Background
Solved structure of RNA (12S mitochondrial rRNA) from Homo sapiens, 954 nucleotides shown. Ions in the entry include magnesium, potassium and zinc. The model includes bound nicotinamide-adenine-dinucleotide (NAD). It comes from the structure "Human mitochondrial ribosome at 2.2 A resolution (bound to partly built tRNAs and mRNA)". Among the 82 different proteins in the entry, which are not shown, are MRPS21 isoform 1, Coiled-coil-helix-coiled-coil-helix domain-containing protein 1, Aurora kinase A-interacting protein and Growth arrest and DNA damage-inducible proteins-interacting protein 1. Singh et al. published it in Nat Commun in 2024: "Mitoribosome structure with cofactors and modifications reveals mechanism of ligand binding and interactions with L1 stalk".
[PDB]
Context: bound to proteins that are not shown
RNA sequence: AUAGGUUUGGUCCUAGCCUUUCUAUUAGCUCUUAGUAAGAUUACACAUGCAAGCAUCCCCGUUCCAGUGAGUUCACCCUCUAAAUCACCACGAUCAAAAGGGACAAGCAUCAAGCACGCAGCAAUGCAGCUCAAAACGCUUAGCCUAGCCACACCCCCACGGGAAACAGCAGUGAUUAACCUUUAGCAAUAAACGAAAGUUUAACUAAGCUAUACUAACCCCAGGGUUGGUCAAUUUCGUGCCAGCCACCGCGGUCACACGAUUAACCCAAGUCAAUAGAAGCCGGCGUAAAGAGUGUUUUAGAUCACCCCCUCCCCAAUAAAGCUAAAACUCACCUGAGUUGUAAAAAACUCCAGUUGACACAAAAUAGACUACGAAAGUGGCUUUAACAUAUCUGAACACACAAUAGCUAAGACCCAAACUGGGAUUAGAUACCCCACUAUGCUUAGCCCUAAACCUCAACAGUUAAAUCAACAAAACUGCUCGCCAGAACACUACGAGCCACAGCUUAAAACUCAAAGGACCUGGCGGUGCUUCAUAUCCCUCUAGAGGAGCCUGUUCUGUAAUCGAUAAACCCCGAUCAACCUCACCACCUCUUGCUCAGCCUAUAUACCGCCAUCUUCAGCAAACCCUGAUGAAGGCUACAAAGUAAGCGCAAGUACCCACGUAAAGACGUUAGGUCAAGGUGUAGCCCAUGAGGUGGCAAGAAAUGGGCUACAUUUUCUACCCCAGAAAACUACGAUAGCCCUUAUGAAACUUAAGGGUCGAAGGUGGAUUUAGCAGUAAACUGAGAGUAGAGUGCUUAGUUGAACAGGGCCCUGAAGCGCGUACACACCGCCCGUCACCCUCCUCAAGUAUACUUCAAAGGACAUUUAACUAAAACCCCUACGCAUUUAUAUAGAGGAGACAAGUCGUAACAUGGUAAGUGUACUGGAAAGUGCACUUGGACGAACC
Ligand code: NAD
Numbered sequence: 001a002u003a004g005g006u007u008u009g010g011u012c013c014u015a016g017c018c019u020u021u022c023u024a025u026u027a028g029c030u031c032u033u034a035g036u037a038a039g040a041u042u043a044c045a046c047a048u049g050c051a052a053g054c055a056u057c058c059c060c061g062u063u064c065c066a067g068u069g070a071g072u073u074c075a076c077c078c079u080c081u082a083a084a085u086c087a088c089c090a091c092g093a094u095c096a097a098a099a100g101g102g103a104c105a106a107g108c109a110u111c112a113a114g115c116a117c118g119c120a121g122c123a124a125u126g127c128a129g130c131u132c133a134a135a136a137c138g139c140u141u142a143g144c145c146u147a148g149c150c151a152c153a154c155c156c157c158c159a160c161g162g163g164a165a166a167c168a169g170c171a172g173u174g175a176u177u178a179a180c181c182u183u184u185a186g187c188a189a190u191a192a193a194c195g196a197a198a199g200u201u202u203a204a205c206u207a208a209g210c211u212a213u214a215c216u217a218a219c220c221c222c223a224g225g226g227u228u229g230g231u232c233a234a235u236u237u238c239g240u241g242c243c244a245g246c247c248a249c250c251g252c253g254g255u256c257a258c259a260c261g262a263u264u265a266a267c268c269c270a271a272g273u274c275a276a277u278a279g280a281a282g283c284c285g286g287c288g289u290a291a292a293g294a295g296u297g298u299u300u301u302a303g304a305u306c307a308c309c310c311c312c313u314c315c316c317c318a319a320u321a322a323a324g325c326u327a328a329a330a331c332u333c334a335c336c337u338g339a340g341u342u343g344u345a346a347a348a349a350a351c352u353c354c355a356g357u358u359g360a361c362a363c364a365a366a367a368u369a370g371a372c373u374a375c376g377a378a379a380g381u382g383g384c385u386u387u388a389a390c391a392u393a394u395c396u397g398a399a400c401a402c403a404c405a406a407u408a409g410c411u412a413a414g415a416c417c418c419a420a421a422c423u424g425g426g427a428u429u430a431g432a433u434a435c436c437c438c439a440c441u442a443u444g445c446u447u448a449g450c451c452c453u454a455a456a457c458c459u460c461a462a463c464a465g466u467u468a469a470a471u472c473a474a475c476a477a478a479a480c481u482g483c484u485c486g487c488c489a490g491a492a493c494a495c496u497a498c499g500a501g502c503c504a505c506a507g508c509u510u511a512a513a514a515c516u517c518a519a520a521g522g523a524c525c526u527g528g529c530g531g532u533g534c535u536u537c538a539u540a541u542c543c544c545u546c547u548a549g550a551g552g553a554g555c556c557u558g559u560u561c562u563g564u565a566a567u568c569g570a571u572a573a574a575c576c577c578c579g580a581u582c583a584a585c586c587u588c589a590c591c592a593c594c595u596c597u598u599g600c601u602c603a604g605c606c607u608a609u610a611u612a613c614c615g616c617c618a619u620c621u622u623c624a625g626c627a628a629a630c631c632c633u634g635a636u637g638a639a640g641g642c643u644a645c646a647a648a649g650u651a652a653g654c655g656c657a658a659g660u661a662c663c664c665a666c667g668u669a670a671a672g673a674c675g676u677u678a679g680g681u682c683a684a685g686g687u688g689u690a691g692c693c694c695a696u697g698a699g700g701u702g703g704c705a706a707g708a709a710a711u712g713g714g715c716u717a718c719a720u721u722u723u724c725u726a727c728c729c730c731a732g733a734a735a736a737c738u739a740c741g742a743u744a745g746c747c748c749u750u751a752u753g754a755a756a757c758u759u760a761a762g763g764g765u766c767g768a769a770g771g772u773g774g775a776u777u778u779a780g781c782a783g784u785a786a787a788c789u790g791a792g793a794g795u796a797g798a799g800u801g802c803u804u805a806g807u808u809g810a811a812c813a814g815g816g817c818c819c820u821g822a823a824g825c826g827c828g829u830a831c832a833c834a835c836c837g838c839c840c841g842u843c844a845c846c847c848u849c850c851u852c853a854a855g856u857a858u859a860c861u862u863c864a865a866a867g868g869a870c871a872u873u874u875a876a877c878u879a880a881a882a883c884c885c886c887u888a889c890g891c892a893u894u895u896a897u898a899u900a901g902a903g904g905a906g907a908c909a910a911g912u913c914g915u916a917a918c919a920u921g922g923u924a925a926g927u928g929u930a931c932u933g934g935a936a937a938g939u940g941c942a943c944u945u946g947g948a949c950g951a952a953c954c
Stems, first nucleotide, its partner, number of pairs: 001020001003019004009525005021280006028273002032218006038211002042175001044174003048171003053060001067152003076102004081096001084094003105141004113131002117129001118127003143149002154163003182208001184207003190204001191202004224269005229250003237262003245252002285488003288475002293485001295404004302396003320388006326366001332360003336356003340351002372382001374381002409450006418444002423439004457946001461484001463482005490517002499510004526832002528829003532826007542816003546780005553716008561707002568579002590703007604692002607690003613686002615681003618677001620675001625654002629650002631641003661668002718773001722734004740770001745765007786808007835921001837918001840914002843911001847906006856898004862892001863890001866887003873881002924945009
C1' cells in the first nucleotide's frame, strides 16, 4: 500500500514475522560498442617523483586551492565593531573576525540531583543564592540543516615545549577489509599567485587512462543469470528413498518427489542477472477477557470548561479511635452417677486424672436481625454503652512527595478457650515427605515498633453528559460523547540480572539485554471425553439372584515358545478344531539333491506391497441413523433449524420398518444403510506399482512337520440321580487296591491305499492320574439351558471338529440404581492422532547465550579548565638600544575485555522418577505470604472465580 502469505480440527479477533516495490555496496556466474557521470574498507604505515612562486633587489604570495571525516551543537539571526576591497585622506558602501544576546543532532532517567554552578556594591564588602523531571548534571552514537557549511591537518584538545620524524595534495606502495582506478599530458580554457605590463607558475583545473557502479544510444554475427509446490509468472522424464539435499515465509524428502540431483520444456529480466547486507515507508491506535486504569487518598507547577447562571449536594443504618460492659458456647474446678469416651467409608492410635447431669467461671470469638445493602479514601466495617468524629462552594492532578494499606511475616513484653503451618503418632499406599484420624507448637489476640505485599479484581480510571445515529467482531456487565491523568505496543527470557532507594538483608519497589521462536494470545463452533449432574432404564442382563460349565486330572485339537536343512496367513474385544465341510505320497506353497531353458499357455512367478485395489468379510449393529435438492436463522463466521392450545423447516433416495422363508399375526432365521478400526485376506481368483527371466520360473527323487515349557478350546471322568446285563422305564447283580475311571500305552487283527511304527476300526493286554477343582471366568428367558440319539458335507482312507434333524426337559424372572452401561436434558473441558488424549518438575545427557566471582593481565578515560616566581634600565646635536622563568603523570584515577570457580536461561524425533495441571483431573483452581518435601508440589491464614452447587414447592 489497492495489498498478500503464515497461529487453529475449524471460525472470528488481536498480533508478530515474512512476500510483492525502489535504491546502494559486496559475492557468484556471465559480458559486444560508443558517449557521459561516478569511483581505497581503514584519521593504519608509507619507497620514489611532482604539487608555489612571482619580481629590477623591497615586498607580496606560499594563511588560498586541493584532502579528510578523527573530533563535534564555533555554522544561523541580532547588537557592536577590527582587518580586508572601493588607487588615495575622506565618505559611506561592501565583506567579515573577536566580544555580547538569542537559536541549534540522536539514544539512555537503571545518568536525578549538579556542587559554587548566583546577586548587589564605585570599592571595601554584604547577601546565599544559581541550574534541574517543561530533563539540570552525566554516558553513548554521529560530521551537518549540502549552490554549500563546520571541524581537523602525525600525536599530547592547544604546540612555548615534548613524543618524534609525519602523502587525510597528485600518482603510487605495504599492511588491513566483503570493499582494490594510471607512479598520463598540458598550463590551450577557466580559477588562483605575482608583475605597471608583455607574461611566468600551478598534480586547482582542463583533456586523456582504468572499472557493467549508474545513465544514454547502438549493434551483420554475437546471452547470460535466476526461477518454475503455494504466496508468485513458469517442468517433462529419470535417479535418490526423512539418505543426499532444498527453503524469503508456509514447508519438501520415509519407494509413484511438478519442492532434492540430472535432464527436457517453460517463465522473468537482460549485458547483465540477483545471493548477502544496509536503507527507503514509521505516534491522532488501544487499556472488562488479547500487551495495558498501575491497592488508596491529598497537593504542587499546570491543565480543563464539567465553575457563575439554571431545580443541586442537609438526618439516620455495619466508618474510625478510646474507655467500659457481656448473652450463647468453651476451658477449669467441685459433687453425684456411670465404665467406658473419642474417632469414621471403615479402622487404628489417643484418652480413661474419662464421660453425663448440676453449679461456679475469659486479655477468645461476636447466632438470629440481614429476604436489609448501609458506612469508609481504599484496605476494611454487622454484640452493647458512652466520648471524640467522618476534608474540600469547579474539576483533573504522583511506583518515588505526604499519609494509609487484608492475610502472612519480623522485634519486644504479655494473654490461653479454641483453631493451627511445622513436628510426632495412627491409618492408607508400590511409595504417601499428602489427602483421612489424634496430639501439640509458631501463628491468629493485647501493647509498642517494623515490614508495605494480594486474583489489594466489581481485572471495567476521575469529572461532566447521551440513549439518536452506523447499537454492536465474540464472550462478558448495552452502545457512546467531552475532558484530563496513568498505562500499553509479538512470545519467551522476566514478579529475572545489574544499578539505585528502603527500619526491609532468603525482602520490597523500579527493571533490562544476549541467545531462541513464527508464533504466543483472546473469544467461539463441532465432536470426543469426564473417578460429570438429574431423571428414566437395561430382561440372559448392569447388580442381587437361577441352572449347567471352564480354570485342577487324563486324552483330543489349536496357539505361543524352544527345536528342525525344512512353508505361509489369522493372532485385544473382532486370533487360537481360525483359511482346512480337514496335510502318510499327492495336496505343497517348505527343505536337500538332481535336472530343464521360447518353457501346459502369443510364457511363467504362492516374488514385494491388503499402507495401491476389485472380490468376499469381521466390528460397533443385542445400532437408527445417512442424506441429495431447496428454504430460513446466526449483522450473510465455523455452524444451527424443535415446542401440536406448535415458535422454520420441506425433504427424494438408502437403512430401520413393512413384506417374505420356516410351524401362526408368535418366535427363529434372513436383513441390517452411511461410516469406524489404512481391521482381515496379493496364498480363492483377478489386478495397479516394483522386482526375477540359464531363475525369485518349470520338473523329478527323498525328507521335515518335534516337545523343555506355557496356554486356548473341546472330549471323558472322579461315581450311588452311579457301574454291568436284560429290557427300553414294576428286574437281577456290581458297589473301593479285582470298585468307578483312558477314545492313552503296548501287542494283534482288520479296513482304505501302490505305499500305514504313522490313518481308522476291532480284540487282547494294561487299570494310571483323577475323590468335584485357587485367583478368575463362559453360556442360557422355554421346548431354551441341561442330558441323550441320528444324519450330512469333505477323503481312497482319515476329526474327540463342523453343519444339521429329533428325543427327554428344568430353575429363577422379583427387587435395586450401590457397582457398570444406555437414553433424554444439562455442566465442564488446556483433548481434535480426539483420555490408549494432553501435560509438569527434578535427575541424567548435551548445544548456544548470559550472569556472578578471589585475583591477575591488557587496553581505555581524566589531570595544566592549576599554581608559584620575576625588574625599568641605558639613551635622547635626527633617534634608538635593551627585554627571552619554573612546576604535572602516579601502572594515581575512569570505563571496559579476559576468569580459578560458581550459577542461570533457552534450545534440543524417540532417557529416568513420579502424576502436579487440563473433566468436580479423581483433595475445584489460583493469588499473597509462611513453613515443609527427590521432583513436580503439600499444608496453614486471608483473598479471587479466571469452579460448581443440579436453579417452583415437595
Ligand atoms: P516521575 O517520572 O513520575 O517521577 C520523577 C520524580 O517526580 C519523583 O521524585 C516523583 O516523586 C516526582 N513526581 C511524580 N509525579 C509527580 C507529580 N504529579 N507532581 C510532582 N512530582 C511528581 O515524574 P515526571 O514524569 O518527571 O513528572 C510527573 C508530573 O509531575 C509531570 O506532570 C510534571 O510536570 C510534574 N512535576 C514534577 C516535579 C518533580 O518534582 N519531579 C516538579 C514539578 C512538576